Molecule: Manganese Mn2+ riboswitch aptamer (yybP-ykoY)
Organism: Lactococcus lactis
RNA sequence: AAAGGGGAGUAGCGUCGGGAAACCGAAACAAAGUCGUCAUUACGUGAGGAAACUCACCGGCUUUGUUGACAUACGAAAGUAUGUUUAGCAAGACCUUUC
Numbered sequence: 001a002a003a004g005g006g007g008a009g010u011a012g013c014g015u016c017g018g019g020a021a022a023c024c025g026a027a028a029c030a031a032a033g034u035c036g037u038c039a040u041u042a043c044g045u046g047a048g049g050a051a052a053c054u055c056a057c058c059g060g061c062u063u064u065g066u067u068g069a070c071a072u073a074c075g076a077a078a079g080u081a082u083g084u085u086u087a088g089c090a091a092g093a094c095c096u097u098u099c
Base pairs, nucleotide, nucleotide: 001098002097003096005094012089016025017024018023027067028066029065030064031063032062033061044057045056046055068085069084070083071082072081073080074079
């Protein structure tokens, strides 16, 4: 150097919103599903099985719903209704194979 592991797209840059900026917010819950942040840096835990695999259990990720927040319209105001709620790029060190 290439490929794969490292990398729950982990860390980081970026999008949106707020705000002069710095900085900050981008949520809670459930379910199906795809993965393994944490690990004397790699290996989710464990039961069953003889294996492909599987079940359950914590937890990140998309997905859908209820909800929270936010934007607009109407409203004196609760609230009513609609709609958004991080798209995408993507590592180094380290380790495996190989010229």